RNA sequence: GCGGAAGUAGUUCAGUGGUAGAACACCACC
RNA sequence: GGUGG
RNA sequence: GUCGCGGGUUCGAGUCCCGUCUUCCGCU
Numbered sequence: 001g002c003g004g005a006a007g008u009a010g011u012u013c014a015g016u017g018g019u020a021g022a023a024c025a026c027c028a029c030c
Numbered sequence: 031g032g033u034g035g
Numbered sequence: 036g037u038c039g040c041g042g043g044u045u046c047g048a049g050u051c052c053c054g055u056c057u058u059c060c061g062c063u
Stems, first nucleotide, its partner, number of pairs: 001062007010024004018046001026035005039055005
Other pairs, nucleotide, nucleotide, family: 008014tWH008020tWS009010cHS009022tHH015038tWW017045tWS017047tWS021036tWH044048tWH045047tHS
C1' cells in the first nucleotide's frame, strides 16, 4: 500500500433502530 | 469487606 | 462520557449506509 474486523467512562467490555450500561480503578460512607 | 457515587 | 471524526437515510441512529483516521488480523 490492498482487503477484513474493531473503535462506547481512566482501563477491559456489554449494549434487539427507540431514556447510554457493567466490572475494576477513583471518591465517599458503614 | 459491604453500601453509595 | 462529545459512543474516533465528518456526512447520509429515518419521526427517531451506540445501533444501518458512506467517507476518513487509528489499531489489530491477513496479503497465493